[PDB]
RNA sequence: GGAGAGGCUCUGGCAGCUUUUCC
Numbered sequence: 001g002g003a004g005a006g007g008c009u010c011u012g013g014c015a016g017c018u019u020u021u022c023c
Stems, first nucleotide, its partner, number of pairs: 001023009010013001
Other pairs, nucleotide, nucleotide, family: 005018cWW010011tSS011013cSS
């Protein structure tokens, strides 16, 4: 920087946030 997952919220997402994990 992203990615994944969970939780969450709501804006229902290539969302944003955590959290956790991974990269």